An RNA structure (16S ribosomal RNA) from Mycoplasmoides pneumoniae M129, in which 1507 nucleotides are resolved.
[PDB]
Context: bound to proteins that are not shown
RNA sequence: UCUGAGAGUUUGAUCCUGGCUCAGGAUUAACGCUGGCGGCAUGCCUAAUACAUGCAAGUCGAUCGAAAGUAGUAAUACUUUAGAGGCGAACGGGUGAGUAACACGUAUCCAAUCUACCUUAUAAUGGGGGAUAACUAGUUGAAAGACUAGCUAAUACCGCAUAAGAACUUUGGUUCGCAUGAAUCAAAGUUGAAAGGACCUGCAAGGGUUCGUUAUUUGAUGAGGGUGCGCCAUAUCAGCUAGUUGGUGGGGUAACGGCCUACCAAGGCAAUGACGUGUAGCUAUGCUGAGAAGUAGAAUAGCCACAAUGGGACUGAGACACGGCCCAUACUCCUACGGGAGGCAGCAGUAGGGAAUUUUUCACAAUGAGCGAAAGCUUGAUGGAGCAAUGCCGCGUGAACGAUGAAGGUCUUUAAGAUUGUAAAGUUCUUUUAUUUGGGAAGAAUGACUUUAGCAGGUAAUGGCUAGAGUUUGACUGUACCAUUUUGAAUAAGUGACGACUAACUAUGUGCCAGCAGUCGCGGUAAUACAUAGGUCGCAAGCGUUAUCCGGAUUUAUUGGGCGUAAAGCAAGCGCAGGCGGAUUGAAAAGUCUGGUGUUAAAGGCAGCUGCUUAACAGUUGUAUGCAUUGGAAACUAUUAAUCUAGAGUGUGGUAGGGAGUUUUGGAAUUUCAUGUGGAGCGGUGAAAUGCGUAGAUAUAUGAAGGAACACCAGUGGCGAAGGCGAAAACUUAGGCCAUUACUGACGCUUAGGCUUGAAAGUGUGGGGAGCAAAUAGGAUUAGAUACCCUAGUAGUCCACACCGUAAACGAUAGAUACUAGCUGUCGGGGCGAUCCCCUCGGUAGUGAAGUUAACACAUUAAGUAUCUCGCCUGGGUAGUACAUUCGCAAGAAUGAAACUCAAACGGAAUUGACGGGGACCCGCACAAGUGGUGGAGCAUGUUGCUUAAUUCGACGGUACACGAAAAACCUUACCUAGACUUGACAUCCUUGGCAAAAUUAUGGAAACAUAAUGGAGGUUAACCGAGUGACAGGUGGUGCAUGGUUGUCGUCAGCUCGUGUCGUGAGAUGUUGGGUUAAGUCCCGCAACGAGCGCAACCCUUAUCGUUAGUUACAUUGUCUAGCGAGACUGCUAAUGCAAAUUGGAGGAAGGAAGGGAUGACGUCAAAUCAUCAUGCCCCUUAUGUCUAGGGCUGCAAACGUGCUACAAUGGCCAAUACAAACAGUCGCCAGCUUGUAAAAGUGAGCAAAUCUGUAAAGUUGGUCUCAGUUCGGAUUGAGGGCUGCAAUUCGUCCUCAUGAAGUCGGAAUCACUAGUAAUCGCGAAUCAGCUAUGUCGCGGUGAAUACGUUCUCGGGUCUUGUACACACCGCCCGUCAAACUAUGAAAGCUGGUAAUAUUUAAAAACGUGUUGCUAACCAUUAGGAAGCGCAUGUCAAGGAUAGCACCGGUGAUUGGAGUUAAGUCGUAACAAGGUACCCCUACGAGAACGUGGGGGUGGAUCACC
Repeated sequence: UCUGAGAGUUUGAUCCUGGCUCAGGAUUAACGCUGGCGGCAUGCCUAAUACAUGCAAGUCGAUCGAAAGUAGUAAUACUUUAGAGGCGAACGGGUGAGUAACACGUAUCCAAUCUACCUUAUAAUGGGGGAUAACUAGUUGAAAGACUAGCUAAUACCGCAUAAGAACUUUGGUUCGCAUGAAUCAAAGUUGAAAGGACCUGCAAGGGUUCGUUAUUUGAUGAGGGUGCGCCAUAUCAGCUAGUUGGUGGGGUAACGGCCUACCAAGGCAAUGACGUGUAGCUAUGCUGAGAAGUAGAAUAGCCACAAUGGGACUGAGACACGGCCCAUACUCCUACGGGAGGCAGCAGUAGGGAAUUUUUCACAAUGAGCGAAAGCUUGAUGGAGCAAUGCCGCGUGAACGAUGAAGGUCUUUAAGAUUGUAAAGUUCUUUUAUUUGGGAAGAAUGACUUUAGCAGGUAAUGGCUAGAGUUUGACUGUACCAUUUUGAAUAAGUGACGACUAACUAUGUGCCAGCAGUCGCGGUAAUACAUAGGUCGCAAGCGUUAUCCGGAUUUAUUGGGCGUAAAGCAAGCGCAGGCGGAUUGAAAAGUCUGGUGUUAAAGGCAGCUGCUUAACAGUUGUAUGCAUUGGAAACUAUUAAUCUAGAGUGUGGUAGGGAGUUUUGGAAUUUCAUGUGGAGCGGUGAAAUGCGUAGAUAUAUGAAGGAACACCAGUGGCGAAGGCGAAAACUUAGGCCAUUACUGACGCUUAGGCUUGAAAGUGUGGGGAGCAAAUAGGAUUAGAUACCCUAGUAGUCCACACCGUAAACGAUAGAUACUAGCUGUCGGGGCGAUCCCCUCGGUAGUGAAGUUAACACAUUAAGUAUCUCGCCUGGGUAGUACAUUCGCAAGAAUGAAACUCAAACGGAAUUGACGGGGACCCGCACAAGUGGUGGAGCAUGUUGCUUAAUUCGACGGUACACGAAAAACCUUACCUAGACUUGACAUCCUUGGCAAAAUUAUGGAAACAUAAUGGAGGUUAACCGAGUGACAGGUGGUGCAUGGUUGUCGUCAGCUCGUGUCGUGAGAUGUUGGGUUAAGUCCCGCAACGAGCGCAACCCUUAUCGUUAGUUACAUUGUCUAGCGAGACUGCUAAUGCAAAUUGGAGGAAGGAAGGGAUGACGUCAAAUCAUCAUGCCCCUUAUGUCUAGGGCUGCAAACGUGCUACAAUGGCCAAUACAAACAGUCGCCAGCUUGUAAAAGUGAGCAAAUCUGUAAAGUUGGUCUCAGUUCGGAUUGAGGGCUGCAAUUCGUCCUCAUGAAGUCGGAAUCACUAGUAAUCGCGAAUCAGCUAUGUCGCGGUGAAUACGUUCUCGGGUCUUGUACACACCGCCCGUCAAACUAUGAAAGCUGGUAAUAUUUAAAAACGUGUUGCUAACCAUUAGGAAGCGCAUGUCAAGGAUAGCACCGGUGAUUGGAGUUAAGUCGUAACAAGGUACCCCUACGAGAACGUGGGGGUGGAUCACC
């Protein structure tokens, strides 16, 4: 002294598992927008594709001949270079193709090596010969060149003399080594060198310096080999290797070596991954990470490999040579057609590929190299300068003053206002940048050379060594930089975002359209998510988008995860190799720790410092990591040498078992057959029908045959590793528990691979077949039924022998070992001895705390605290699918992806609701019991549809349809046709006057409206009547899915919540659920709950009895009646039983246990209804969607439905007489009486502003008649004549009278209301209204029933519990075929290539080998010939060519298989509730499909239940 940030996203909400995405960096980056400059650095990632053109290694005359040029009379002097020779061209530069191995990194041994120049030291540098370049001549050509003959030179070449030392041997010594083996001698033998140049002195002779040379010596650098360790993916690559493994002798290589050769053998590698496939230069390092490490091997630096492709070799110290040579292939180019030329992966650049990456530049000035003494010379290495925001860093587009607010833009909180905004305008100032002027470097704070001075060696002279002087040298460069130099804010701001993660919002437009999106997701006419605009935010000369890597991601978890219910424990066992492993002693020291040394190249990394105006950057010093060797430590592991029993086994002694196989045996029951009795059905089901039966069934009794399975025992049980094992016996046989003073002495746990077993179904062969039953046939059910039900029915179920090897093979929990509270059972052994019970040791269960878990739950038989070992998991669908492989006769099993697609998943647990053809309980005219209706007919009214100029608009299951509308002829009226109007029919605000509007009479008029009249109340303009006048008035125009208000509905049902507290990680639970009592969440008890609010109840009104006040307009048959107050009924008393609320009965009472009725309607649901009562956001119209008027329309009509009226009749029709109400209403009204009228009504006309007057009560009672008929029923429709209202009755009022007399004789499937003054029925009144087929609505009274046994069914609701894959909540969700499109993929007869090596044959170049009657300089030589070279023949070798068959990989393919993805397609309804036939797993068959059935297996199943 290190050192780590999270968020969004599954759900109605919560927790967890889990995947996706984002916030941060980074690059050799590219694209879009924009763009000023400077300091650093980077810049073909692709086609190791092809290349125009110009440059990229030369140098020495002090090695040598000759030639040329300039001076010179000449002798000669100087300069230059084609050629011979030396040296360098193997360095330097580029690229990464190939390469998976000693390529590379690291450590090493080279007793198995080389090294030119360079270092040190030591001997020589003597003397000869033969040749050829350049040159001359000839042939052949345009030239390149080529061939032939002569001439020369040496530091070129070749002999010779000579060895200080060398090399190879011989002789014995030495010192030895690591096995071969090295090390040193003393003597000897054999062998072997070369070259001179420059300069000085010297008469000369000779001498000397220096360069260079030969032979050695020392090192060092550089090159080469071997070895240990480290260094990719893949087993859906298991054998590979025949020079491969070893020895021998020989050859070759710098060296060891099957490197090569002949012989002898058969080995080597490989599951600890050979071999094959694919991929790739490796490393120091770059980016990222807290770290472990992941990732790319930019730039640069080390090493390797390559130079168009494939081979060979010369020269040399070094090459098998980028810009040298030879050959072949491919490609391009030139030619005068004979021949040639070529290799930019050197610097630029071109073409092409690409999304994309630069000057056809300057100088050797500095550094570096090669040659030279120097002069120098050559250097696309190198150093600069262009180009490019490619990355990092830096500076600029200005400074001050400047409106409680210029203009403009955007919002307007409809004058006001904000906001942009000190921003701007305007006054001054400066010039990094920009444009002139003057100066002007750093690097060259070096230098080589040449005259001097000094030292220094040797000295007779010259070179080397320091100092000073000079030539002194610049591509950058008149560049960086500097100065009071002129001008001047002048020359300079873009991009992303603004719903959340994530800092930052409004308007306009659009209207599931156009579009956005990294994720959640925005857009269906009020979009802060789209487009535009304003504002604002994040950045900045850059900003976004895209691509790739890392982090975040503990999301392959060694550090650092899991496997009961979420992905994941193999079906189980026997188990080798591997991993792990009892205690003690000794040694060694392989791991482990530590000290010393070497190394781990430099740059980079981190710290400090310096220098650039600081930084970026550059330099500087420090700074680890690993490996090897050596010296110690001995705790643990590993090794070895031994001891012990506690682990584990063996034996003896106790002992429990449905443990297994083989062979026999037994009884019920079913079926069939045989024999009797018997006489009509049996059988089957929800109900039936196929079927069986007078051929005597079913039934009953006896017997025989045969197959399958083994009731009771049988369990809050036993055995086995699992599957499994249950009548009895025999034989064989496996394991286990308890106690051991016995024995061996770690022999143990796990187990990749391997082997064994392994339910049911299935297979093959041969038997067997009673029952049952896949497939199949028929009958039912059904919309259909290939299914559930029934009757038949083959395979099969059974046995023996062979396979298959899968299951929800489950305790959804691998095995082993040690520890951790307790309680209750039960089984076995042992101890005691009646059982029963107690203790010990084990097996199998329940409950239960610490502990664990996301929760459920586990909890000594763990899912707890820990260790070892094995198997397995890494989002969902594709998919357990496809290909390959192994096994199988077969079905199939094992193994097992990817392309594509989604943001989650038929994820897990739990919670609140809803729902269930799930339970339990309780309610209502719900069902039941009755009554009267509706659906059938006619009529009234509303609605749907249709039509029309309009048929105004709304209400549409329950909760619309006699509803808004409590009054459509005109008006209403909102609609259509027309005739007219424009600050308007109505209103305010403003400048301004009032000396009017009405109404009515004229004319034109359909009337609106015009022209003329009485010019009008009043109060001086109050109100209004106006003018002028623009803001505006006006809308029954849209949106009840923007709302306010009001209402329907569950429902007058009994619920809905809150505060405090407690439990739960949390949604949430508690109270509010339990037991009693109600109409009630009403009350009382219980109770981790204690209280409270809204609802419920009561307080309010009304009816029922009475008391009191009052007595007219009631009564007046005297106490009714009317309306004020009060009394009364309070479970108040009693009986029963309950703790207490409270229930039932009785008493008295007009009234008894909410005495009847009404008002009173919780949170909320249904985006329920209303913009057309009213109000209102927003949008739309503004001489029209506004306004006035006339006419039409809301009243239609092939039709359907709803609600009512009238009927179809003698419980009645008609006529006459006649009794008994309550409530309400009335002065444009009620209207008495009277007169007229067949009547509706008219005239007259009192009375009543109302307990006074008026509004006839009808059903009912009695009498007469009808006599059951389509009628004396029923009234529709139609014609005519009248009355009323009103301008007005045709569209379209009603009443009366006369005339006519439709349908209809009790109404199909199915439905509605009602629990007493109720249903049914008869009248009366009121509202809106001039009038109205209102038969409607709201009220009042007269008469006045029937039934309720009960909750089995039915509808709706309330409470508790249970299940769930449902949550705009079962009107939910959801599966599988078919049809359509897009996308990717498998099979496939073929087509088409690549890679790889092998075999046969052929053979270009060089290399090595052999031979040769041709030709030829050095050496030998009878001078005749040898040797050597050229030529020729041939051998080995061998790139390439041709032919041939296997192996691996890729593309494509008619046709075909499935798969995913898709807003509103078709057939079913398989799954989630008991999903309506419980579900799920394996398996076989079958069917349009989900799926059905047979066999086995599970609870991950409901109901059920026990005090």

The entry has 51 different proteins, among them 50S ribosomal protein L14, 50S ribosomal protein L28 and 30S ribosomal protein S19. It was solved by cryo-electron microscopy to 3.03 A. It is bound to PENTANE-1,5-DIAMINE (N2P). It holds a match to the Rfam family "Bacterial small subunit ribosomal RNA". Its Rfam clan is "SSU clan". It comes from the structure "Mycoplasma pneumoniae 70S ribosome in chloramphenicol-treated cells". Xue et al. published it in Nat.Struct.Mol.Biol. in 2025: "Structural insights into context-dependent inhibitory mechanisms of chloramphenicol in cells".